Context: bound to proteins that are not shown
RNA sequence: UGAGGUAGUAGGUUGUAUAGU
DNA sequence: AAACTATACAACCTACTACCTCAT
Numbered sequence: 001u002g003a004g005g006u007a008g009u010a011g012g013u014u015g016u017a018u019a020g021u
Numbered sequence: 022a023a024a025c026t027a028t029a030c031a032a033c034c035t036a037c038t039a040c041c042t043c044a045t
Base pairs, nucleotide, nucleotide: 002043004042005041008038011035012034014032020026
C1' cells in the first nucleotide's frame, strides 16, 4: 500500500434417526 | 396397541462475506 493465499459462516440444498394422529 | 406419510432437524453442496502473509 495491497494483492494474493486461507478457512469461517455464508442462505438455501437433500439425507441422519425420532413420534404425530 | 397400531396404520399413513408426514415429522423435525442438520449434513454437504454452494454466492455473499470474512482471516495472517510477501515483498516492494
The RNA, together with DNA, has 45 modelled nucleotides. The PDB entry is titled "Cryo-EM structure of Crt-SPARTA-gRNA-tDNA monomer". Gao et al. published it in Nature in 2024: "Nucleic-acid-triggered NADase activation of a short prokaryotic Argonaute". The entry also contains Piwi domain-containing protein and TIR domain-containing protein, not shown here.